RNA sequence: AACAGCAUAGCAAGUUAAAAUAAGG
RNA sequence: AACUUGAAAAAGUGGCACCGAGUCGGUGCUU
RNA sequence: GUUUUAGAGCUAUGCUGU
Numbered sequence: 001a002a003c004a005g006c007a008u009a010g011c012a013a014g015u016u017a018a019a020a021u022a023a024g025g
Numbered sequence: 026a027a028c029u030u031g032a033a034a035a036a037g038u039g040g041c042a043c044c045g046a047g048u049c050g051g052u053g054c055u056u
Numbered sequence: 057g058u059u060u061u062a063g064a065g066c067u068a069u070g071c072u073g074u
Base pairs, nucleotide, nucleotide: 002074003073004072005071006070007069008068009067010066011065019059020058027038028037029036030035040054041053042052043051044050045049
Other pairs, nucleotide, nucleotide, family: 001074tWH013014cHS019058cWW031034tWS047048cHS
């Protein structure tokens, strides 16, 4: 060097689906 | 509602005609 | 309306390490 984790400074952006339903101090 | 088998879901229990009509009565057949 | 997982983020700087 590659990668993981950090302190930045800025730039691009959002609607679906399975699961759960009653020890109540 | 009540009762029986079942833990329960659930299954079952109460005869038929005629004449009367004061909480319903009587007669016949038949369980 | 609630909870997680998957939708490779980039440039420039620094750090630790294998």